Solved structure of RNA (23S ribosomal RNA, nucleotides 517 to 1248) from Pseudomonas aeruginosa, 732 nucleotides shown.
Context: one part of a larger RNA, bound to proteins that are not shown
Formats: sequence, C1' cells, structure tokens
RNA sequence: ACAAGCAGUGGGAGCCUACUUGUUAGGUGACUGCGUACCUUUUGUAUAAUGGGUCAGCGACUUAUAUUCAGUGGCAAGCUUAACCGUAUAGGGUAGGCGUAGCGAAAGCGAGUCUUAAUAGGGCGUUUAGUCGCUGGGUAUAGACCCGAAACCGGGCGAUCUAUCCAUGAGCAGGUUGAAGGUUAGGUAACACUGACUGGAGGACCGAACCCACUCCCGUUGAAAAGGUAGGGGAUGACUUGUGGAUCGGAGUGAAAGGCUAAUCAAGCUCGGAGAUAGCUGGUUCUCCUCGAAAGCUAUUUAGGUAGCGCCUCAUGUAUCACUCUGGGGGGUAGAGCACUGUUUCGGCUAGGGGGUCAUCCCGACUUACCAAACCGAUGCAAACUCCGAAUACCCAGAAGUGCCGAGCAUGGGAGACACACGGCGGGUGCUAACGUCCGUCGUGAAAAGGGAAACAACCCAGACCGCCAGCUAAGGUCCCAAAGUUGUGGUUAAGUGGUAAACGAUGUGGGAAGGCUUAGACAGCUAGGAGGUUGGCUUAGAAGCAGCCACCCUUUAAAGAAAGCGUAAUAGCUCACUAGUCGAGUCGGCCUGCGCGGAAGAUGUAACGGGGCUCAAACCACACACCGAAGCUGCGGGUGUCACGUAAGUGACGCGGUAGAGGAGCGUUCUGUAAGCCUGUGAAGGUGAGUUGAGAAGCUUGCUGGAGGUAUCAGAAGUGCGAAUGCUGAC
Repeated sequence: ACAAGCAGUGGGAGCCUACUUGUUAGGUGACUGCGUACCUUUUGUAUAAUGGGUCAGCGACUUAUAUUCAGUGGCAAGCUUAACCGUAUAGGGUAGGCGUAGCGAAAGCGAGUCUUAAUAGGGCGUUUAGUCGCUGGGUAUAGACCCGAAACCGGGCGAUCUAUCCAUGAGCAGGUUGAAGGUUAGGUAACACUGACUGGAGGACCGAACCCACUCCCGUUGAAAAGGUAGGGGAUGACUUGUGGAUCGGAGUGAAAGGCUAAUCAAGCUCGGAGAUAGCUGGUUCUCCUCGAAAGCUAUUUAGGUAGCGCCUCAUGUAUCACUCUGGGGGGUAGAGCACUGUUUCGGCUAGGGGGUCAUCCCGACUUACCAAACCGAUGCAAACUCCGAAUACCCAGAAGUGCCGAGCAUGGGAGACACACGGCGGGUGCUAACGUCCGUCGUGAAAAGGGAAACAACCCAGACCGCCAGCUAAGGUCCCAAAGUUGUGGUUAAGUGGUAAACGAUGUGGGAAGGCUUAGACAGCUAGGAGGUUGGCUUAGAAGCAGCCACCCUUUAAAGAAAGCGUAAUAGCUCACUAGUCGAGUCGGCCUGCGCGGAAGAUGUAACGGGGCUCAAACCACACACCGAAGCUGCGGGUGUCACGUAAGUGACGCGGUAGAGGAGCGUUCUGUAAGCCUGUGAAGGUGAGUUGAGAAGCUUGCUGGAGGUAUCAGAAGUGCGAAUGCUGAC
C1' cells in the first nucleotide's frame, strides 16, 4: 500500500509513553486550508539562466606613512616636539611644523592690498582661537577587500621523444624480369645491321621479416592519452635500424605541414620580475533600530567605466517651503479658421491665346463649335500655415489652516546611481504592428508583502512594528468546489449568446417614433377575362410581351400598359396594378434603438466560463436592501523612533515595508590587564540532552560524557563570526 508537486505551515482526530490524571509534557501526525528552495545576476527568475553532492576545518576591507572631517580630551595667543640624550613609557631636546594678516604673478605694501591715469568703481582681506594627541568616517601612495587570465621579460634546463646531420656497426626469406658489356656464327671496303650463347643491370617486378599507415569495423569510462582484427603501400634503397655524438627558444631542424624540439608548440619547460595587469567575472562570514534612492542631464578614445550637477543619509546653521483661495501675468498647444504660405473641388465671369476661321498677293477679320491665369461666390485640408484661441501647467504677490514637528535654503562628512521595466495619457518612428524603439508626463514594480483579476514584477484595492480562535470595510464577490443572497421588484435574452470576431447577409425577437393602404368592403388564396386597317418596320426552314443598336395616350362607350420578364432552347397552354356583382375583413412597406443568428476552419486531450454546472438564470440591463471579503480601519495587550512637556517615572501626539546606501546601538569568539584574584578533581574546558530567560545576536541553570584546566566585571587588542567564490584539504 485509492493517493499526485519545494515536503512546510495554520487547523486537527487518533494512538503510544511518562506522569499523575488535565483546561498538562514528550513522540507520531490520518485528514484538511495556504504554499513553485537558497544564491547570484538582472527591467525581471520557480525558472528550462549561474553556483553548490554533503559534512567538518580553513577561506575575503588589513597594515604602514602622509592627510582631511567628526567625536573626545589636554594646553591656550599660543600649541607641539622630530632625530637624539636619558639609572629609558619619566625628564630633557622647541631644530622644525601649524596658528597669531592679508593682498599681489612679483618687487613690495600692509589692516589693508591688487588693478587703475584715478583719493572712482570692483576682486580678495580685516573685532571673541588655535594647536597637539586619541577614536572613528574618507583620501593618497603602497599587492591595498579576496580569488582569476591570455601574455611580456630575465637566468637556467632539455635533441634518452622527435627533425636534420656526423661517426661506427648490421638487417633485408623466397620467386621473377633479363640492360650494358662480352663471345660466337652470319653480313658489309673496317664501319652499319641481324641471330645464338653468355652476362646479371635497375630510386626494376611479385612477396615474408622489417618499416609504414590507405580502407572498413570495433574501441571512445579503451586492453591502448592514437590501438586491435581483416584487408592495403614500400620492401637493394632518396631504404630500415642499433650505439655514440652535434644543432635549442625570435632559437634550432624541417623533401614544408606551422611540422617537430621529452604525451606540451604561430614561439618548449622550469625558476624568478610577480601578489604582472584585468573599466571584466565570481565571492565577501553575527544582531537590532531610524531614514532611504537611482537607473536622469552634461562631458568623456565615451557608451556595461568615470566625473560634475539632480536624487539618499548624517551633522551644523538659518528661515523658508508645500497644499488651497483670491489677485497680477505672458503664451500659441487642443480646438477652430482660411486673413498670409502651400495644397482642394466643382459654378460663373472676363482679358486673352486665338482651335476653327468670310479668308482680304499682305492688312479688314464673320467667328465664340477649342482653350483660358485672374477676380466673384460656394466647398475642403497641414507637424515645419495662423485672423483667432482654451482647459491645464508655469512665474510672482497676499492670506486661513494643516505639516510630526517639520517642510524650504545653505555649508560641510559618507554615499549609492549614471542597462530600467510595464501600465494610463500626449507624440515621433513602425504597418496609429510588436511584451518594437525613442521622448514628455503620471502611476506601479525595481526596492512592497496582503486581497482581487483561475494561474499572472509593472493591472485593481490597499502600503505588513509585534501578538489575538475580536469587529467593520475596499477592490472583487455571495448555486457547489469555496466565505457570503438559490435576495426582492420590473424587464430582456434560447445562443450555452454570456463564456473569442469584421465587411456584409437574414419575416430571430423586445421597444419607440412616423406615412398611406385601412368595411363605398384592403395583403395571398375559388364561380367571364380576351379588338373596330395591316405583311406597325434593311429580315425572305423560324425575328409578338427577354438580339451589337429602345420605348408615354384619336373606339360603337360603364372597360385597361406600341411592356420591369419564367413558358411547348419557339408557335396551340400561362405567374405581376383590376373603374367590379362575389367569401368578410385589420393588415402591408421603410427609420431609430436593446439583445441575439450565420460569416467562424488546426494541429498531444474536452481546451477561449478555472471546473461542476447554469436557461421566469447561477447570463444581461436597471433599481433596492443585506452579507462576505485584506497584513486597510477599529477594539484589546506589548515593543520601539522622534518631538514637546515633565523637580526627570511620564505622560501625550505622530510615526515604525524596504534594495543600493547613509546613520545609531549591541551580541558572541581568542588574547592582554584587572589576576599571585575568583572558580575547579566534592570535578575545568570540550561533547551531548533537557529546562528556562531575553527584540535579537545570545544568556543562565542543570542530567550524562570528559578527566585539567577555566576567566565575574570593566577596559585594551583583533588572524573577530561563513552556505555559496566550476572556493582549499580531509572524511563520507
């Protein structure tokens, strides 16, 4: 041993032990709500980014010398000594340093001086303090918080591997091929030239040892830091090899590849300069309290560094600052407009050019059938347009109150920062794309937890001092997971719309305005319909109410379209307004608006309500009342900061999230003084339990172990605190 995840934490039953019982103590922890380690880096990490197997030891702001500021002391218009002397932490030694006066580049002059032609202006200076210690915070020069390069230079060491070479040795089983020479017969004036025999050449050939290393496979934590097995190349040479020797680090050797030079090579190894340097990376160790950033601007051989100013803290000084109201003030943005500068579109007008043109050898021109700036009117548009013109924001003045007891300013001490993110609004760029990117301005995150948005830095609500088994709320919520309405009244919605979405398309349905068709009997459905010349039109198997090429009122008198188009792809059939006898009536076409319907197709598995599930709702639109809900508020009990009060008990009031960082106050370890003290063999330190007390680091008391040391207190001093550094070394 039916149960799903940082392994806990809040709740909590059961069981088992000690007690002595109970509203206890110890141990397990079924079940259940919440719950993605730590670090480091970042705008941001559960991150599938880094780092760490674990433990125990070790491991990172030191020291010196100069200096500045603060605090704290001594002396004080002075302070102080350095070397050195010293019966030596005393005393001496005041050389020197700083101060008592400044200005000027200086001569110089001096409470003044410089500039100046200047007794002018202006700059700097001038009535109440400095100096030497000590302790902190900075700074400089030093390895300067620790670890960490590649490299550079200097002195050696190496040619037992290897590359070349020198000397001296020695190895190459076996089988082929048959060069030059010779001998011989021929053959030519001797020479050319042919056969036969011999000969035994060669970076010759086939092939073992040997040397090599082309291919595959294996092996890759190997049998092997370069091999093995199958096959492969050379194998009498430009061969292979033993032994000894030579050449070496900007230097060798190289049949050359940056090859090799001891498993190392675009400059070996080792030791020094040396703790090279690193604007880079990593790490930096106990505790509490108060405050708390920035990721901007400027410059930069600058861009991930730094410097100055802005922003943080601390101190001293000084008096101003926020918010709002009232009052002054400029503006040129949003909007708007067309008055300027550019673009718009269509009416007119005219001067015109003159298209055409009676056309006059060439003049005068009929002509307005082409075209036409400009003004007149209508009509638009701009970031680089403005006749206008806000809201806001900004500057100043005067006022009430609030300020947490301050806010502003100034001077100093210490910083950090100088890669920001996302969201809303206002823009550039892009595609009014991107969790794109560059600005302005707010907000949040960074550096902020809590609650909500299912999960979700940056969105909403709200800023966590601590405890509570108290209450009320915010955002969001109230059927069950899961706390609170299965709440009330009136509707809407049938799609599971809610719970993904556009052009456009739909007798979906709710509401509200309007028109005319509306009983002399409407919108679709049953009992006549149906002409008075002529062949009403370039066509000749066949061109009436639908071909390239279009359509408006004279009959016998109560009657009506020389056609918006489906027929027998066409003739002979037949669906649309009816001046009506006839069935008897309430319906037809568009607008505005609420909610819906198709348009709507994806890849691991429902899978775009978190799920179950929901339809007079548990969805939507209203309105009402109640409730839940946070670390928000309130109640109750504690602690702390600051300020004001207080013969210093003493209360009040406002605070109290936090990274870098500033400031304040502590714990513990080792050593020294206190200490020839005190504790301790009737038992130290250490180790291992228990109890207990404090906000914490931590303290105190004790059982067992241990078997010889320990150190109240208050001071001095630090090798002073470890989880991380691919940290070191051991154990596991």

It comes from the structure "Pseudomonas aeruginosa 50s ribosome from a clinical isolate with a mutation in uL6". It holds a match to the Rfam family "Bacterial large subunit ribosomal RNA". The entry is indexed under Ribosome, Pseudomonas aeruginosa, mutation. Primary citation: Halfon et al., Proc.Natl.Acad.Sci.USA (2019), "Structure ofPseudomonas aeruginosaribosomes from an aminoglycoside-resistant clinical isolate". It was solved by electron microscopy to 2.82 angstroms. Among the 30 different proteins in the entry, which are not shown, are 50S ribosomal protein L3, 50S ribosomal protein L16 and 50S ribosomal protein L35. The sample was in a buffer at pH 7.4.